[PDB]
Shown are 920 nucleotides from a PDB entry: RNA (28S ribosomal RNA, nucleotides 1 to 783; 5.8S ribosomal RNA, nucleotides 1 to 123; 2S ribosomal RNA, nucleotides 1 to 30) from Drosophila melanogaster. It holds a match to the Rfam family "Eukaryotic large subunit ribosomal RNA". The literature on the family includes a 2001 paper in Science by Yusupov et al., "Crystal structure of the ribosome at 5.5 A resolution". The depositors describe the entry as "Drosophila melanogaster Testis 80S ribosome". Among the 77 different proteins in the entry, which are not shown, are 40S ribosomal protein S3, 40S ribosomal protein S9 and 60S ribosomal protein L18. The work is reported in "Ribosome heterogeneity in Drosophila melanogaster gonads through paralog-switching" (Hopes et al., Nucleic Acids Res., 2022).
Context: one part of a larger RNA, bound to proteins that are not shown
């Protein structure tokens, strides 16, 4: 200088740049941080509970995260970041006090490490970034200067210092060429220690046997108290079969190329205190603590943690001391800023090594051109699929076809191993043989059947492993004997033992009888051990059978004799009734007879 | 139309006699009579069965049963047998009898605990030493005979084989 | 005979079984390794004969350097120039299209451009 | 100037610088 009359110089507050330079968004998915948040289920219904402060989450991150250096536990004779495991403890407590949940202090042990702002005094911006010029050397998002070239910075950058607190001063003790830290540093005539390619293959393919397709199998190899070699190497794998010595490996190691330990020097940078005192100034994080409410959480329970919202501090202050409240002490710690290794985690991702684990319908969904083939508009869904042989020698060649094919033939140890290529089942069936057939539809039970197969069968005796004659061979056997052991079993005797016996064991000596080996009256005299004669039942001895007496259980049968109740039945004998039929006279009937 | 005979199964208790059939009342002859017991009385047929490595770690002996070692007489067959008695019993059953315990009913039985005499019977002990192919017991099968050779590799007899089928019947 | 039942032989269908197994499953150890320098992913193309798998990126079944030292294989051809290197390992050099993480603006449009610098015909 | 064919480059959002600004923001001297 601002009636909106124009320039300047400042700031503050904001712009725009294909400005110079720099970050930013991955995407993976086991772990990790932060959020969001079901419902199946369980409660024998079911609604709070319970799942679960979990599935689905879903945003950020490391090689680990996150956590962490007390506003903490405790009540003690006190403890001391965090994080893990053990115990505490399935406890306090929560819980329609039901179903269920459910921790930490202490102890025990992995591993342990400490710390930085901010903020009165700390009394000269002492501060940083870039930017040109060197210089120093590297791919230095440097260092040293340098213009003090812009810029940042006083709305505050540095040095010093930090809640469990300092700073200065007297003071006191040590004590200061001094060390510590870092680049360069050859440490060690490469020394060492480690990975990591390595690198040597130590030793029989050495003889027969089976394959005769193959040996790796089978059997052999002086002694060395019997093993071909080697072993610090018998891991595992390849090799025509089961291979320490064929091979790759394996064990021990060199051999190499790394990296770590830096001796000494250099220049970088920083540095004298710990040690009492009481002087001097002795701070320390607010819409934040708390308190009221509401949510949702927690064992957390008159609030465990977190979050909204209204309200909201103080400086002897503010928290916290598992029952709310005032009051009066007492413990105990510094909140409302920042860091950090280790013990810890780990279905991802690299690069290993196991295994009582599956063995192609298991094990991955996938052993394999498997997230393939296919399917869905999509989200998504998802299989089936391993095996010729030591070697392809994978079948020339001949004949038939119109062919693929067939049949000869080759090939192999084999094609009954020929591309369903080891096995090669079962269901179900064509050919063949073999009996049969109109009933439980067929099957099937249990007794026999007829063909077919077919298993299994026997030696030393009757009224005996007796009677008795031949040969071989040989003998530690005799009546044998002597020698030499080597046990046994019983005495004894010493060292081992639980002062002593006892036991037990190992050593040592007796002794008996036995033992084998050698010897050996006659050693073969009638012995010995092994083979033949005859003789009583027979040379069987065993099965299968008729057969025969015997037990045991049984079933049919005939019948020698006792004893018992009345019945005198009944035969017989007596008297006498009283006679109810049958023999024993002549009627009369009949009907058949004669003769009139 | 009657008699004369002939069957009266018409067949007049029609008569006489006998059955004294039958009626009363008694006895009994090998006393007669069945059942219902017991006794072995006395066998005779038949079935089906038969454990047993009794030392594959414990009487095969008690039994009794046969064959050597007193006796006399009796008897029989005379070739055996064959009787027979004292030999030792409590005695057990028999008798008598005394006894007493207890009784259906009680004259009396019926006992009981015995005793005693008796003498009639009856059982048992008194058989060791050998030796047997004897019988019993060790879940009592064993003697006789026929059949037929495990046979050298080689091979038949017997028996068994509803093995896992087929054939044939039954249930 | 035919058909049936029954066996067993033998042939076929069919793949069980047994007996392998460069593959899984579980466990433990050593490790930290990560995109705007353009990742994971995707797309398409590349060999003398390839179609997928695998390898890969106009330099395209590779690849410089480095080890190691005669291959590759179905055939073919080079190669063997191993003494100045085959194939394979390996991996530090180069490289690495269209995408996506187009980075100019965009789509079932291989659409359309802005500036700058060169090459070429204009001229 | 036309037209081909190479190359290089242009994307948000953001840090600190640097450039050119805006502002009856706030002064200041003219």
């Nucleotide at each position: 200088u601002u009636a909106u009359a124009u320039a300047c110089a400042a700031c503050c507050u904001c712009a725009a740049c294909u400005c110079a330079u720099a970050u930013g968004g991955g995407a993976c998915u086991a772990c990790c941080c932060c959020c969001u948040g079901a419902a199946u289920u369980u409660a024998a219904g079911c609604a709070u509970a319970u799942u679960a402060a979990u599935u689905a989450g879903g945003g950020g991150a490391g090689g680990a995260a996150a956590a962490g250096a007390a506003a903490c536990u405790a009540a003690c004779a006190a403890g001391g970041a965090u994080u893990u495991u053990c115990u505490u403890a399935g406890u306090a407590g929560c819980g329609g006090c039901g179903a269920g949940c459910g921790a930490a202090a202490a102890g025990a042990a992995a591993a342990c490490a400490g710390u930085u702002c901010a903020g009165c005094a700390c009394u000269a911006a002492g501060u940083c970034a870039c930017u040109u010029u060197g210089u120093c050397u590297a791919u230095a998002u440097g260092g040293c200067a340098a213009a003090u070239g812009u810029g940042a910075g006083a709305u505050g950058c540095a040095g010093u210092g930090u809640a469990u607190g300092g700073a200065g001063c007297g003071u006191c003790a040590a004590u200061a060429u001094u060390c510590u830290a870092g680049u360069a540093u050859g440490a060690g005539a490469a020394a060492u220690u480690a990975a990591c390619g390595a690198u040597u293959u130590a030793a029989g393919u050495c003889c027969u046997u089976c394959u005769u397709a193959a040996a790796u199998g089978a059997g052999g190899c002086c002694a060395u108290u019997u093993a071909c070699c080697c072993a610090u190497a018998g891991a595992g794998g390849g090799u025509g079969c089961c291979a320490g010595g064929c091979c790759c490996g394996u064990a021990u190691a060199a051999c190499g190329u790394u990296a770590a330990u830096g001796a000494u020097u250099a220049c970088u940078a920083g540095a004298u205190g710990a040690u009492g005192u009481u002087u001097c100034c002795a701070a320390a994080g607010a819409g934040u603590c708390g308190u009221g409410u509401u949510g949702c959480u927690u064992g957390a329970u008159a609030g465990u943690g977190c979050a909204g919202c209204a309200c909201u501090a103080a400086g002897u202050g503010g928290g916290u001391g598992g029952u709310a409240a005032a009051c009066u002490c007492c413990a105990u710690c510094u909140a409302a800023a920042a860091c950090u290794a280790a013990a810890u985690a780990u279905a991802a991702c690299c690069a290993u090594g196991a295994g009582a684990c599956c063995g192609a319908u298991a094990g991955u969904a996938a052993a394999c051109a498997a997230g393939u083939a296919c399917c869905g508009u999509g989200a998504g869904g998802g299989a089936a699929a391993g095996u010729u042989g030591a070697a392809a020698a994978g079948a020339a060649c001949u004949c038939u076809g119109a062919a693929u094919a067939g049949a000869g033939a080759g090939u192999u140890a084999a094609a009954c191993a020929g591309u369903a290529c080891g096995u090669g089942a079962a269901a179900c069936u064509g050919c063949u043989u073999a009996g049969a057939g109109g009933u439980u539809a067929a099957g099937c039970c249990c007794g026999a059947u007829g063909a077919a197969c077919c298993u299994g069968a026997a030696u030393a005796u009757c009224c005996g492993u007796u009677a008795u004659g031949g040969a071989a061979a040989a003998u530690u056997c005799a009546u044998c004997a002597u020698u030499a052991a080597a046990a046994u079993u019983g005495u004894a005797a010493u060292a081992u033992u639980u002062a002593a016996a006892u036991a037990a064991u190992a050593u040592u000596a007796u002794g008996a009888g036995a033992a084998u080996a050698g010897u050996g009256u006659g050693c073969a005299u009638u012995u010995u051990u092994u083979c033949c004669a005859u003789a009583u039942a027979a040379g069987g001895a065993c099965a299968u059978u008729g057969u025969a007496a015997u037990c045991u259980a049984u079933u049919a049968g005939c019948a020698u004799a006792u004893a018992c109740c009345a019945a005198a039945u009944u035969u017989a004998u007596c008297a006498u009734a009283a006679a109810a039929u049958a023999u024993a006279a002549c009627u009369u009937a009949u009907a058949g007879u004669u003769u009139a | 139309u009657g008699c004369a005979u002939u069957u009266u199964a018409a067949c007049a208790c029609a008569g006489a006699a006998u059955a004294a059939a039958u009626g009363u009342u008694a006895u009994u002859a090998a006393u007669u009579u069945g059942a219902u017991a017991a006794a072995g009385u006395g066998c005779u047929g038949a079935u089906a069965g038969a454990u047993u490595u009794a030392u594959a770690u414990g009487a095969u002996u008690a039994c009794a049963g046969u064959g050597c070692g007193u006796u006399a007489a009796u008897u029989u067959u005379u070739c055996g047998g064959a009787a027979u008695u004292a030999u030792a019993u409590a005695a057990u059953g028999g008798c008598a009898u005394a006894a007493u315990u207890a009784u259906c009913a009680u004259u009396g039985a019926u006992u009981u605990u015995u005793g005693u005499g008796u003498u009639u019977a009856u059982u048992a002990u008194a058989u060791g030493c050998a030796c047997u192919u004897g019988u019993a017991u060790g879940a009592u099968u064993a003697a006789c005979a026929a059949u037929g050779c495990g046979a050298a590799a080689g091979a038949u007899u017997c028996a068994g084989g509803a093995u896992a089928c087929c054939u044939u019947c039954g249930g | 005979a035919a058909c049936u039942c029954u066996a067993a032989g033998c042939g076929g269908u069919g793949g069980a079984u047994c007996a392998c197994u460069c593959g899984g499953c579980u466990c433990a150890u050593g490790g930290g390794u990560c995109g705007a320098u353009g990742a994971a992913g995707a797309a398409c193309g590349c060999a003398g004969c390839a179609a997928a798998c695998u390898g890969u990126g106009c330099g395209u079944c590779a690849u410089c350097g480095u080890g190691u030292g005669a291959a590759c294989u179905g055939c073919a051809g080079g190669a063997c120039a191993c003494a100045u290197g085959a194939a394979c390992a390996u991996c530090g050099a180069c490289a690495u299209u269209u995408u996506g993480a187009a980075c100019g603006c965009a789509u079932a449009u291989c659409g359309c451009a802005g500036u700058c610098c060169a090459u070429g015909c204009u001229g | 100037u036309g037209c081909u064919u190479g190359g290089a480059c242009u994307a948000c959002a953001u840090a600190u610088g640097g450039u050119u600004g805006a502002g009856g923001g706030u002064u200041g001297u003219a």